[PDB]
Context: bound to proteins that are not shown
DNA sequence: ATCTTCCTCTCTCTC
C1' cells in the first nucleotide's frame, strides 16, 4: 500500500411552497 | 415548512 462493509461528528450549495 | 447533492473528518471490520 487495495476494495468494499458498519456506525458517528460536521460542513457547503440549491430546488418547490 | 417541505425535498434535494455535494464534500471533510473520527473510530472500526473483512480478504
Nucleotide at each position: 500500500u487495495g476494495a468494499g462493509a458498519g456506525a458517528g461528528a460536521g460542513g457547503a450549495a440549491g430546488a418547490u411552497g